[PDB]
Method: cryo-EM, resolution 2.45 angstrom. The entry became public in 2025. Solved structure of RNA (28S ribosomal RNA, nucleotides 9 to 432; 5.8S ribosomal RNA, nucleotides 2 to 158) from Plasmodium falciparum 3D7, 576 nucleotides shown. It holds a match to the Rfam family "Eukaryotic large subunit ribosomal RNA". The 2025 paper behind the entry is "Antimalarial drug artemisinin stabilizes PfRACK1 binding to the ribosome". The reconstruction used 98,057 particles. Keywords: cryo-EM, Plasmodium falciparum, RIBOSOME. The depositors describe the entry as "High-resolution cryo-EM structure of the Plasmodium falciparum 80S ribosome bound to RACK1 and E-tRNA".
Context: one part of a larger RNA, bound to proteins that are not shown
RNA sequence: UGAUGUUAGGAGGGCAAAUCCGCCGAAUUUAAGCAUAUAAUUAAGCGGAAGAAAAGAAAAUAACUAUGAUUCCUUUAGUAACGGCGAGUGAACAAGGACCAGCUCAAACGGUUAAUCCUUCGUUUGGUGCAAACCUUUCGACGGAAUUGUCGUUGAAUUAUUCCAUGAAUGCCUUUAAUUUGAGCAAAGUGAGCAGGAAUGCUUCCCCAUAGAGGGUGAAAGGCCCAUAGUUCUUUUUAAUUUAUUCAUUGGAAUUUUUCAUGUCGAGUCGUGUUCUUUGAGAUUGGAGCACUAAUACGUGUGAUACAUUUCACAUAAAGCUAAAUAUAUGUAGGAGACCGAUAGCAAACAAGUACCGUGAGGGAAAGAUGAAAUAGUACUCAGGAAUGAGCAAUUAAAUAGUACCUGAAAUCGUUAAGAUGGA
RNA sequence: AGCACAGUCUUAACGAUGGAUGUCUUGGUUCCUACAGCGAUGAAGGCCGCAGCAAAAUGCGAUACGCAAUGAAAAUUGCAGUGAC
RNA sequence: UGAAUCAUCAGAAUGCUGAAUGUAAACUACACCAAUUCCCU
RNA sequence: GGGAAUAGUGGUACUCCUACAGAAAA
Numbered sequence: 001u002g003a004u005g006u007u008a009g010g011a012g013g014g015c016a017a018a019u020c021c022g023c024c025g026a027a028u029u030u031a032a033g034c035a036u037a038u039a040a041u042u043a044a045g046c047g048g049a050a051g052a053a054a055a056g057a058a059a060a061u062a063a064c065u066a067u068g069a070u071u072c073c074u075u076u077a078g079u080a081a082c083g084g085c086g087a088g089u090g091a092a093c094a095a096g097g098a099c100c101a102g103c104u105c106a107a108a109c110g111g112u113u114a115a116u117c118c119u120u121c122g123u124u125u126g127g128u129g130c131a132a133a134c135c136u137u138u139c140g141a142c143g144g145a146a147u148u149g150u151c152g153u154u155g156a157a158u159u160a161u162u163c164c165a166u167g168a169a170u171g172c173c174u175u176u177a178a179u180u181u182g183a184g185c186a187a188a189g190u191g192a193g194c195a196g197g198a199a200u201g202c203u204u205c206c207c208c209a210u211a212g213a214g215g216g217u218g219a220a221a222g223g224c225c226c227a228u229a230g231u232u233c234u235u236u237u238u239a240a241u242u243u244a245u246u247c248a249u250u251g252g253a254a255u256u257u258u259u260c261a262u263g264u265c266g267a268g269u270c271g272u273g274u275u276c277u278u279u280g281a282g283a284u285u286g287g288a289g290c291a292c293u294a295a296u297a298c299g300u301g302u303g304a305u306a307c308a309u310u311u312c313a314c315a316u317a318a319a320g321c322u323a324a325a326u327a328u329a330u331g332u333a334g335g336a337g338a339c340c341g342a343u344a345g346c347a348a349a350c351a352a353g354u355a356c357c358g359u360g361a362g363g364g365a366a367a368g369a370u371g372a373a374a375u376a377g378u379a380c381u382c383a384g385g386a387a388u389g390a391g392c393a394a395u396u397a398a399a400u401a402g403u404a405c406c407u408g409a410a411a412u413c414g415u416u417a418a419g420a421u422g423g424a
Numbered sequence: 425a426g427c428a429c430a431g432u433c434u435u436a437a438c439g440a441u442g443g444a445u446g447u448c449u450u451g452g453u454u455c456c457u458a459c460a461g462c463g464a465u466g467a468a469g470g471c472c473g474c475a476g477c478a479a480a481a482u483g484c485g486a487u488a489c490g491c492a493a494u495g496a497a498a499a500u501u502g503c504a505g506u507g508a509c
Numbered sequence: 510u511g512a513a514u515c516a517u518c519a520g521a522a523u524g525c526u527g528a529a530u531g532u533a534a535a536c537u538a539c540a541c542c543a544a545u546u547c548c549c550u
Numbered sequence: 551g552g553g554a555a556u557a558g559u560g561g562u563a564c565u566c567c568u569a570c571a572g573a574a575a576a
Stems, first nucleotide, its partner, number of pairs: 001574001004571002007569006014462002019050001020048004030037001034084001060067002071098004081089002102321003105266001109152002116145003120141003126135002155260003160255006167247003175240004182233002185230001189205001190221001191204001193202002206223002208212001214226003271292007299316005330460008339452002356363002368448002377405001380391004406446001412440010469526003472485003476503002491520001493517004499506002531539002540562004544556006
Other pairs, nucleotide, nucleotide, family: 002573cWW003572cWW006561cWS014467tSS017049tHH018051cWW018328cSS019327cSS020053tSS024044tWW025043tHS026042tWH027040tHH029038cWW031086cSS036086tWW037087tWS050052cSS051327tWS051328tSS052326tWH055070cSS056069cSS057101tWS057102tHS057322tWH058068tHS059300tWS059315cSS062064cWS062313tWS063303tWS069324tWW070325tWW076093tHS077092tHH078079cWS078090tHS080090tHS083086tHS083087tHS091280tHS098325cSS099324cSS101322tWS101323tHS108153cWW111149cWW114146tWS114149tHS115150cWW158257cWH159256cWW166249cWH171243tSS173174cWS174241cWH181234cWW186229tHS187208cHS188222tSS192203tWW196198tHS196219tWS197218tSS198218tSS210229cSS211228cWS213227tWS217221tWH267295tHH268269cHS269294tWH269318cSS270293tHS278285cWW279281tHS305306cHS340344cSS341449tHS342349tWS342368tHS342449tWH344349tWH345451tSS345452tSS348352tSS351480tSS352366tHH353354cHS353364tWS354365tWH355364tHS370374tWW370401cSS371373tHS371376tHS371398cWS372397tHH376395cSS376401tWW377402tSS379393tWS384386tHS384387tHS395399tWH396398tHS407445cWW408443tWS408444tHS409443tHS410442tHS411441tHS463528tWS464530cWH466527tWS466528tHS467529tHH468527tHS473488tSS474488cSS482489cWW485486cWS492518tWS497513tWS498508tWS498510tWW498512cHS510512tHS533536tHS
C1' cells in the first nucleotide's frame, strides 16, 4: 500500500405506475403543392422515488409614497413579443385569494491538554401486558476511529434587570364538553264482508308517527319480519376546570451601561469566442461540447438593441435541509345519478381473458327468464324390440307453463274450406 | 255405400319453424369521499398436489375444501357419517 | 356448550420454483464443507 | 449424563460498507 479471507455485523438486485423525477426521440397531419415552420420540447424506447413527489428562504422585482422564500386558484392576455411576418405560435411584473416557517455546513474564534464518535460485554430505575413483548432510564470496562480535523461558540469582555433546566419526601388526580370504534333497546290491526289457489286489492271499523328510507313475505303493506327516527353503553385522543408545600445545588439565556476589534464570505469555477439544440427572447432565453481563462467586497452580478466614458438602484452565484395550501384513466373500501337494459351496458349479468386459432410476437367469441311451491318435475294401464304415442288414468289456479319450459311477431312451410286460371 | 280432374295463384281459420316485442335484473358505466406499496425474515407470476364416493370454477399446502384461539351458538345432509341433549 | 355450523383471525404450519443466489437444465443430472435429528435427566 | 433414529439436514452467487486477521511491497 494493494491484494487475500464460506473471518464478525449489514446493504443492493425483482414486481407494480393513475398522479411524480431524469434522459432519448419520430412521422402521420396543417400550410389547399413543398424544403424553414407545424404536429411536439408530443407517441414509442431506457432509467429512479412517495402517500404525495418536485420546488423553496433572493447574485428576485420595481422605478412607486415602493414590495419581499416556494406552490396553487382568479386575472394580467390570445396581450409585449416569435413567424416562407405566411399557416400558425405566445410568456413575465404589479392586483385579488388559499396557506403560512424557517434553518445548517464551509470560512472567523477555543491548545496547562479531542471537549468528539462507534462496536462488544456489564447495570439501574418506573410504568403496560394472562402470556408474547415493549417503553422509559443514568452509570462502567476493554478495543478502535479521529490532529491529512470530530465537537463547542456565532467577534470578545464588562455592567443591571429578568427568564430557563436539573434533586429529595409528606399529598393531588376530580367534573365537563367535543372527535372515534363496537354493541344493546326501539310505537302502532295480521278485525269484520267481496272476489281469489294465495292479500299487501276494494268497501268498512280502529290506531302510530322525532319512525310514510329501502328490502322481504303466495298480488300494490306506516301498524306481518329485518331494519328506519331516537336513545343508552363502549373503545380512540384532545381541550378546558381541580393543590402543589418546604428545602438544596449546578449550568445556561435575552436585553441594557460601558471597553476594544474590523475579520470572513464556496475556482478549470464565473465569464468570453465558436459550433449544435431549445425558448415568446429579437447584433442569442436556457443547456451542452471544444479553446482561452478572472477579481476579492471600493469586488462581482442584474436593470429585455450591439459599443466606449460615467452616475444611480437592487442583490450577494459557483455547498446543503425543510410542513401547508396542489395532483391522482392505479390498487382497496364506501356513497350516489333527468345514465344502459341482454345485437344495449366493460370483451366478459353464466366454471370469461374462458372455449378456440397462430411456430411466434399475438388474436379472441357465443351463451340470462318453468312455477307461489318440485319438501308438487309427470305415479298407473294399453300398444311397441325400442324410441315414442294413447287413455276410462294423474300434479297444479293453469301443462297449447313438461325442463330446447314467461310472452311468442315477420320471412318460410302443412291442413280444410271458398274462388280464379288461352305466352307473367 | 257414394261424389269432388291434377298443377299454379288469392283470401280466411287452426297449426309447424324461428326468436322479434312487452315485462324482469345479485351486471355495467360515470361522479364524489378516504386510505395506500410489496421483496434475500425469499415478493408478483408459474407448476404440482389436497375430499369417503370428486371433472371444472372457488378454497387451501404433507396439519392440505381445513388446525388452534376468540364471538355467536344446533344442527350439516345426495347417500354414508359426525354432533350439548 | 373449546363439540354441527357461521363469523373474526393476532398462535402454529406454509410442497417445487421464480430476483433465484453452489454448478447446470427439452436432465427430477453433478459438486465441496459440517454427519444430522429426537427422547429422558 | 444416559438412550434412540435417519443418506436424512444445513451452508457455499456477484458487487459494496464497518471492523478484524495475518502475509506481501515500499